[PDB]
Entry title: SLFN11 dimer bound to tRNA-Met-CAT. An RNA with a sequence from Homo sapiens: 52 nucleotides with solved positions. The source organism's lineage runs through Eukaryota, Deuterostomia, Euteleostomi, Primates and Homo. The entry also models zinc, manganese(II) and magnesium ions. The sample was in a buffer at pH 7.5. Released in 2024, the model rests on electron microscopy data to a resolution of 2.64 angstrom. The 2024 paper behind the entry is "Phosphorylation-mediated conformational change regulates human SLFN11". The entry also contains Schlafen family member 11, not shown here. An Rfam search finds the family "tRNA" in it. Rfam 15.1 lists 5,335,975 matches to the family in 14,413 species. From the family's description: Transfer RNA (tRNA) molecules are approximately 80 nucleotides in length. Their secondary structure includes four short double-helical elements and three loops (D, anti-codon, and T loops). Further hydrogen bonds mediate the characteristic L-shaped molecular structure. tRNAs have two regions of fundamental functional importance: the anti-codon, which is responsible for specific mRNA codon recognition, and the 3' end, to which the tRNAs corresponding amino acid is attached (by aminoacyl-tRNA synthetases). tRNAs cope with the degeneracy of the genetic code in two manners: having more than one tRNA (with a specific anti-codon) for a particular amino acid; and 'wobble' base-pairing, i.e. permitting non-standard base-pairing at the 3rd anti-codon position.
Context: bound to proteins that are not shown
C1' cells in the first nucleotide's frame, strides 16, 4: 500500500439480465 | 438436469452481484 | 475472512 469472498472446485460480468472451465 | 443470491450491513439509484460506505 |  494494494487487492479477494458469484453452481462442490476455479471463475467472467462491470446499471436492465445468473454464465463459462471442470466435477457430477 | 442438479448445483449460487453473487461475503454481511447499511446507502444511492426508477432499478444491482455491478455504485458508495462500514464490517467480518 | 484472508491473501500481496
Nucleotide at each position: 500500500c494494494a487487492g479477494a469472498g458469484u453452481g462442490g472446485c476455479g471463475c467472467a460480468g462491470c446499471g436492465g439480465a445468473a454464465g463459462c472451465g471442470u466435477g457430477c | 438436469g442438479a448445483g449460487g443470491u453473487c461475503g454481511a450491513u447499511g446507502g444511492a439509484u426508477c432499478g444491482a452481484a455491478a455504485c458508495c460506505a462500514u464490517c467480518c | 475472512u484472508c491473501u500481496g